The PDB entry is titled "The crystal structure of EF-Tu and A9C-tRNA-Trp bound to a near- cognate codon on the 70S ribosome".
The RNA (A-SITE TRNA A9C TRP-TRNA TRP) from Escherichia coli has 76 modelled nucleotides.
Rfam match: tRNA. The literature on the family includes a 1993 paper in Trends Biochem Sci by Hou, "The tertiary structure of tRNA and the development of the genetic code". The family has 954 seed sequences and 5,335,975 matches in Rfam 15.1. About the family: Transfer RNA (tRNA) molecules are approximately 80 nucleotides in length. Their secondary structure includes four short double-helical elements and three loops (D, anti-codon, and T loops). Further hydrogen bonds mediate the characteristic L-shaped molecular structure. tRNAs have two regions of fundamental functional importance: the anti-codon, which is responsible for specific mRNA codon recognition, and the 3' end, to which the tRNAs corresponding amino acid is attached (by aminoacyl-tRNA synthetases). tRNAs cope with the degeneracy of the genetic code in two manners: having more than one tRNA (with a specific anti-codon) for a particular amino acid; and 'wobble' base-pairing, i.e. permitting non-standard base-pairing at the 3rd anti-codon position. It is annotated as a transfer RNA.
NCBI's taxonomy places the organism under Bacteria, Enterobacterales, Enterobacteriaceae, Escherichia, Escherichia coli.
It was solved by X-ray diffraction to 3.1 angstrom.

RNA sequence: AGGGGCGUCGUUCAAUUGGUAGAGCACCGGUCUCCAAAACCGGGUGUUGGGAGUUCGAGUCUCUCCGCCCCUGCCA
Numbered sequence: 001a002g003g004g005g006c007g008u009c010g011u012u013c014a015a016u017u018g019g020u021a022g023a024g025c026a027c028c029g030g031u032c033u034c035c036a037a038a039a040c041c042g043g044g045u046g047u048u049g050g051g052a053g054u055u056c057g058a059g060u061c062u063c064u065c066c067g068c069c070c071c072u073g074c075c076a
Base pairs, nucleotide, nucleotide: 004069005068006067007066012024013022027043028042029041030040031039049065050064051063052062053061
Other pairs, nucleotide, nucleotide, family: 001072cWW002071cWW003070cWW004070cWW008014tWH009010cHS009023tHH010025cWW010044cHS012023cWW015021cWS015048tWW021046tWS022046tWH026045cWW032038tWW054058tWH058061tWH
């Protein structure tokens, strides 16, 4: 340099019915406390790996990049 894969909250896992993005912990505030744990109230916290492409809109379908695993490449 050229084939092919995987990558989604912080993590382990879903939406192969294309209709904003769903669950358990983890955790975060509210009360109690010097601060926590526990307890009671209440919370989605998201670079769908990046950036562009079609589409009325894409985790999904096209490209091109990033890191990695893999299989072959490579003696002025």
Keywords: RIBOSOME. The entry has 52 different proteins, among them 30S RIBOSOMAL PROTEIN S6, 50S RIBOSOMAL PROTEIN L35 and 50S RIBOSOMAL PROTEIN L1.